[PDB]
Context: bound to proteins that are not shown
RNA sequence: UGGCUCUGCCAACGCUACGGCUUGGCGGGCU
RNA sequence: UAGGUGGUCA
RNA sequence: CGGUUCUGUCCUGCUUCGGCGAACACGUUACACGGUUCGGCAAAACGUCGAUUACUGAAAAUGGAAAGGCGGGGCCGACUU
RNA sequence: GGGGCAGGCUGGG
RNA sequence: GUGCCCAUCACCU
Ligand code: DCP
Numbered sequence: 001u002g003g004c005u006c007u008g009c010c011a012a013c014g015c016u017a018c019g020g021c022u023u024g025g026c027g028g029g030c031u
Numbered sequence: 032u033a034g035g036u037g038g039u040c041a
Numbered sequence: 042c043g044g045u046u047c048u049g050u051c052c053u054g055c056u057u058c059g060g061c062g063a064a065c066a067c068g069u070u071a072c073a074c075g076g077u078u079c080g081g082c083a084a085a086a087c088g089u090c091g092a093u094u095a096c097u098g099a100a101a102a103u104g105g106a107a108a109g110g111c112g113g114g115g116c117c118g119a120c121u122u
Numbered sequence: 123g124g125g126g127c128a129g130g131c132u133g134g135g
Numbered sequence: 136g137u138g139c140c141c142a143u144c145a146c147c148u
Stems, first nucleotide, its partner, number of pairs: 003030002006028007014021002034144005040138002042133004047129007054061002076120001078119005087112004096104001
Other pairs, nucleotide, nucleotide, family: 003031cWS013022tHS017019cWS032146cWS039139cWW046130cWW052063cSS056059tWS063125tWS064125tHS064126tSS070073cWS084116tWS085115tWS086113cWW088114tWS091108tHS092107tHH094106tWH095105tHS097101tWH098100tHS098102tHS101104tHS113114cSS113115tHS
C1' cells in the first nucleotide's frame, strides 16, 4: 500500500424501515 | 556505507 | 591436529652462536616494482617528553599551560600514482 | 646419522 | 576469543 466508520454531486447492480443505504464514476478532505 | 558469509596472518 | 615405521624423493648450508636456513615458489623472486617514488623542509598541526608539571586555588579537586627538547606520522614540490 | 617433501599405517576429528 | 587483511554476497549512495 486496490484506503477512509468521508463528504459534495450525479447516476443505477441493487436493497430499502421510503428516511436512506449501497455501489459506480465525479470533485474536495483525511490518508 | 553498513551488514552477511566464508578464508588467510598474528 | 598428529603419532609411528615404511616406500620413493630430495636437503644436510650458515652463525654475529641468539639462531637462521635448506630439501624445488627454483633465477627460493613476473629479477620488476608497488606511490614501498625522489628531493626540500619540519614553521604550523600531529605525536611525544616537558607534565596529570609551572600556574590558579585550602586542596587540583574529572582545572590547567607553555618555553623548550625529541620525532615524522607532517608539510611542500618533482615524477608517477 | 639427521632433515624436508608425497604416499604407508594408526589415533585426533 | 581478539584484531588486521582477502574473497564473495546482498544493499543503496
Ligand atoms: N594472538 C592472538 N590470537 C592468536 C595468536 C596470537 O590474538 N591466534 C596475539 C597475542 C600474541 C600476539 O598476537 O601475544 C603475538 O603473537 P605470537 O605468534 O608472537 O605469540 P606470543 O604468545 O606473543 O609468543 P611466542 O609463543 O614466542 O610466539